An RNA from Escherichia coli, together with DNA: 97 nucleotides with solved positions. Primary citation: Chauvier et al., Nat.Struct.Mol.Biol. (2023), "Structural basis for control of bacterial RNA polymerase pausing by a riboswitch and its ligand". The organism belongs to Escherichia, within Bacteria. The structure was determined by cryo-electron microscopy at 3.8 angstrom resolution and released in 2023. The sample was in a buffer at pH 7.5. Ions in the entry include magnesium. It was solved together with DNA-directed RNA polymerase subunit alpha, DNA-directed RNA polymerase subunit omega, DNA-directed RNA polymerase subunit beta and DNA-directed RNA polymerase subunit beta'.

[PDB]
Context: bound to proteins that are not shown
RNA sequence: GCAGAGGUUCUAGCUACACCCUCUAUAAAAAACUAAGGACCACACGA
DNA sequence: CTCTGAATCTCTTCCTCGTGTGGTCAGGACG
DNA sequence: CGTCC
DNA sequence: GAAGAGATTCAGAG
Ligand code: PRF
Numbered sequence: 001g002c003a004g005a006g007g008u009u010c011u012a013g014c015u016a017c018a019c020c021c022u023c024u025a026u027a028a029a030a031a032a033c034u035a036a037g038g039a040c041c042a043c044a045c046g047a
Numbered sequence: 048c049t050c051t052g053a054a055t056c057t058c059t060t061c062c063t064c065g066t067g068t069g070g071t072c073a074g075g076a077c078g
Numbered sequence: 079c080g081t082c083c
Numbered sequence: 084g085a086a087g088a089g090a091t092t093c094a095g096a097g
Base pairs, nucleotide, nucleotide: 003024004023005022006021007020012034039071040070041069042068043067044066045065046064047063048097049096050095052093053092054091055090056089057088058087059086060085061084075082076081077080078079
C1' cells in the first nucleotide's frame, strides 16, 4: 500500500509530514505526489 | 559596645553583523 | 569485540 | 583592564 505485495520514474521513494496506482502470491502495465551530517577556538579582513 | 558608614573581596559585561583562513579527545592495551 | 582503564 | 555592583567584613564611636 483498500489489507498484503509490487511499482514506472524525476538520488532515495508503504511515514519524512508523506502520497498514489495497479494487482492476488509476485512481479509488471501507468500518470499525479517530497528535502539531508556541520561542534568549538584562534588569526586576519570588511563593513 | 554593638552596630556607622567604610574598606574589601568576588561576580558580570564590555556592539553587530558579515567574510575568509587555519587548528582540535578520551583513553591503550586486553582477555 | 566489547571493554575497562 | 575597568568599572560597576553586590556580599563581606569591620570597626571606632556616640
Ligand atoms: N508511485 C510510483 N512508484 C513509487 C511510489 C509511488 O507512489 C513509491 C512510494 N513512495 C515508490 N515508488 N509509481